Record summary
Released in 2018, the model rests on electron microscopy data to a resolution of 3 angstroms. An RNA structure (23S ribosomal RNA, nucleotides 2032 to 2810) from Spinacia oleracea, in which 684 nucleotides are resolved. Among the 53 different proteins in the entry, which are not shown, are bS1c. Rfam match: Bacterial large subunit ribosomal RNA. The reconstruction used 130,300 particles. Ions in the entry include magnesium and zinc. It comes from the structure "Structure of the chloroplast ribosome with chl-RRF and hibernation-promoting factor".

[PDB]
Context: one part of a larger RNA, bound to proteins that are not shown
RNA sequence: GACAUGUCUGUGAAGAUGCGGACUACCUGCACCUGGACAGAAAGACCCUAUGAAGCUUUACUGUUCCCUGGGAUUGGCUU
RNA sequence: AUUCUAACCUUGUGUCAGGACCUACGGGCCAAGGGACAUUCUCAGGUAGACAGUUUCUAUGGGGCGUAGGCCUCCCAAAAGGUAACGGAGGCGUGCAAAGGUUUCCUCGGGCCGGACGGAGAUUGGCCCUCGAGUGCAAAGGCAGAAGGGAGCUUGACUGCAAGACCCACCCGUCGAGCAGGGACGAAAGUCGGCCUUAGUGAUCCGACGGUGCCGAGUGGAAGGGCCGUCGCUCAACGGAUAAAAGUUACUCUAGGGAUAACAGGCUGAUCUUCCCCAAGAGUUCACAUCGACGGGAAGGUUUGGCACCUCGAUGUCGGCUCUUCGCCACCUGGGGCUGUAGUAUGUUCCAAGGGUUGGGCUGUUCGCCCAUUAAAGCGGUACGUGAGCUGGGUUCAGAACGUCGUGAGACAGUUCGGUCCAUAUCCGGUGUGGGCGUUAGAGCAUUGAGAGGACCUUUCCCUAGUACGAGAGGACCGGGAAGGACGCACCUCUGGUGUACCAGUUAUCGUGCCCACGGUAAACGCUGGGUAGCCAAGUGCGGAGCGGAUAACUGCUGAAAGCAUCUAAGUAGUAAGCCCACCCCAAGAUGAGUGCUCUCCUA
Numbered sequence: 001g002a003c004a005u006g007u008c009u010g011u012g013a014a015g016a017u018g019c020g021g022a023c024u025a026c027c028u029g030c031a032c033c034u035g036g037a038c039a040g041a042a043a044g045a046c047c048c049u050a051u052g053a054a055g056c057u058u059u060a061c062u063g064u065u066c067c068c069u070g071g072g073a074u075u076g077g078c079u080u
Numbered sequence: 081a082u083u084c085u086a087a088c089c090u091u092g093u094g095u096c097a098g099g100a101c102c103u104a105c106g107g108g109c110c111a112a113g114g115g116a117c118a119u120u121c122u123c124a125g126g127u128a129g130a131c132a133g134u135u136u137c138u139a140u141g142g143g144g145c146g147u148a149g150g151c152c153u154c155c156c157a158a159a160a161g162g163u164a165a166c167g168g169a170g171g172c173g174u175g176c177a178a179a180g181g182u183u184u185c186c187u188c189g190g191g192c193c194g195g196a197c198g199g200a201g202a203u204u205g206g207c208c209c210u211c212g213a214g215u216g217c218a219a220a221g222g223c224a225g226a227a228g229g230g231a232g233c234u235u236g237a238c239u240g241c242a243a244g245a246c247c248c249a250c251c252c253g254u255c256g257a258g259c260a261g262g263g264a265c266g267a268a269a270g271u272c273g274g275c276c277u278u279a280g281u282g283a284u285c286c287g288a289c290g291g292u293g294c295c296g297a298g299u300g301g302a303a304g305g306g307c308c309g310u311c312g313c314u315c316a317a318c319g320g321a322u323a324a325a326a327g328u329u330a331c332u333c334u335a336g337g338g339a340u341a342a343c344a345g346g347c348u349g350a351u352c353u354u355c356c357c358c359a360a361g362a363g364u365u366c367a368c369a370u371c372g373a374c375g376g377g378a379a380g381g382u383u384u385g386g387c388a389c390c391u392c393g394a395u396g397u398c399g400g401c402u403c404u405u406c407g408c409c410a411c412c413u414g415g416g417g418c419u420g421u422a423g424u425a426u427g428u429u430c431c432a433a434g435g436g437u438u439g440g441g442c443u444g445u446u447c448g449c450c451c452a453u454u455a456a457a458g459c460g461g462u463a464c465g466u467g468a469g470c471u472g473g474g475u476u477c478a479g480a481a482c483g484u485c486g487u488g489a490g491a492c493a494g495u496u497c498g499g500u501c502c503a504u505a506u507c508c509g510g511u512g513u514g515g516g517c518g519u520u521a522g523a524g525c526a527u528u529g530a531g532a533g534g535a536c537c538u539u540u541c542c543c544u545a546g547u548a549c550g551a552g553a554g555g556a557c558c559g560g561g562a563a564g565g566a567c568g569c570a571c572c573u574c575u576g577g578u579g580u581a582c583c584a585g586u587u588a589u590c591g592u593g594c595c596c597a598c599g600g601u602a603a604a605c606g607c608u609g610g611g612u613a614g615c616c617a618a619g620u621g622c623g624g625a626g627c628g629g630a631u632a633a634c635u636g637c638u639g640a641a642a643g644c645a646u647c648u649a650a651g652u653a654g655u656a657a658g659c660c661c662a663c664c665c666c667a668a669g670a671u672g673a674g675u676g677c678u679c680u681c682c683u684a
Stems, first nucleotide, its partner, number of pairs: 003018001006023005026516008035508003040502001047337004052333002054329004060134005067126007076084002079081001088114005094109003137149003146166001150172006173318001174216001175275002180234007188212001189209006214223002217280001219278003238261004244255003250319001263272003286312007294305002344391001345389001346387003350384001352380006361371002398473001399471003403465001405461004411436003414431005438452005479497001481495002483492003517669001521680007531666001533664002537565007549554001567623005575617004582610005587602006626661001628660002634654004
């Protein structure tokens, strides 16, 4: 996904309406309750991986800027 | 170095100016204060994560904290070689100018005995065993007239090569006969291309020193480069990503993974729980009434864990509320055995899971302690039952704070205050209630009961009896009869709740023409006081019976194998809140569809 869509106990990717055995069960609706369908809803937000991304920090690396200082130009005169 | 004014800086509500204003910036002029400083441009040095761009390894029985990263030796390695693990043991990042080469001579070590200082042990002599020493360092292998220990001369610890092999992804790495040259040692033959062997090491790019019969950007030179010889990285994360690099994120994000953790399931069963075996001893003596050391053998799958098999395009957590349902390894209730069981009351243990197992204080809790009771206040499974049923106090978001760690951002399975739990049931399943069809003609009533469920629970007191028992205290089994608890099926005469049918009182306001009297509104009674039926419990009744059947544990009768004995391998009897029936309700869709009474089947 299509569904003609039971229970038990086994089996199995270790937790089966769907395989095995046994049991139970006429067909089909309505109103009510939600145990299961590892129900629905969001390509898990916890953990891990990526030589992924981003924010932040500093005595991480390399650099920029503010700021300080010297030489030169702007720049001249007389004295010690 | 100090001064001067003329560049340059600052100022003027001083002044002039057009058609007019500029006391609106500004312009021109004149002055004042500074003054070659400073401002500005340029080069250089120093200097703030203020700002920018980036790095911050991997292995790993999850990750991290730790540990490790390359080479050599032994084992694991399973008699070629090779061979893994966070498998078991240890070492290397050198050293020697002799500890190399050659020639040549020797043998260590241990034990005993003798001898001054001298003793177990220095040095010396001898005897015995013979490779037990030593070989610079780890280990293995090898080496005894030696590869070990001395002596003499020496530098082959050479140059130019090299047939052929071992090793093997690649790059690396290893051995090497033999040829020439010029030499050392040795009388000579012959030996030597570092060391008894295997660790003592680093590719490439770039650079540096020395040498050189090479090139030389028109030519000659030079710069520079090539070539040969060699040097320079704990590039140790050691096949080395750069010459050059650490942290944090709970404010976070994306791509992926059940290949990889936390919850649960499963495997395993160390651990945990529950039994068994042996019986040294305790128990007045007596192993086994009750405990049982020392050790041993098991089952169970509720503890903490190991593995990491399902689930990462989601399997939502701790505890609690509500509502179940099973298991027994039995807390109470039923029935037994043993007792160191007088009696009452226990103790231990067997059958037995039918039923029951309280309300509160503290804690987010489980666990656990405490109060008052109780027949007892059992242990566990069901995704540590149950969140498409509930709660959200706890844990796992963002805020903030204390302590502690960190220079810091931040961090702690440390604490503290606060902090959004969605959902109309498709199917299965479940509680109830219908229809259709079938049940062999079609119907209306009354019914058997295969099957199924519900309920068969329990305390105290009195009598027996102050009897049995017991020295006395104290105090029964069995049996019988009352009053209760809880739960269940019904009921409303009673006592009351509700009672928006109804009656009455009353506040405010509107309206009915006004007074009187009524009605509406004050949500879904305006607010209150009462209330029939109905519904309901706190109220009222009933309920749980059986000398019925078959068994478990146990006690037995009779009695073989086995002349005895034996509860039995023939037979048979007592006996449990348990099992079955009986009690209450449902019930022939019981397709195995039943049974009985009655009725109907017309006309042509």